[PDB]
Context: bound to proteins that are not shown
RNA sequence: UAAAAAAA
RNA sequence: UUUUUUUU
Repeated sequence: UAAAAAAA
Repeated sequence: UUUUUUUU
């Protein structure tokens, strides 16, 4: 410093 | 528009 996904 | 978790 990019990005995939999930919980309240 | 504020947190928590996993992976590349």
Shown are 16 nucleotides from a PDB entry: RNA from Escherichia coli. The entry also models zinc ions. The source organism's lineage runs through Bacteria, Pseudomonadati, Pseudomonadota, Enterobacterales and Escherichia. The entry is indexed under APOBEC, deaminase., HYDROLASE, HYDROLASE-RNA complex. Entry title: Crystal structure of human APOBEC3H/RNA complex. It was solved by X-ray diffraction to 3.43 angstroms.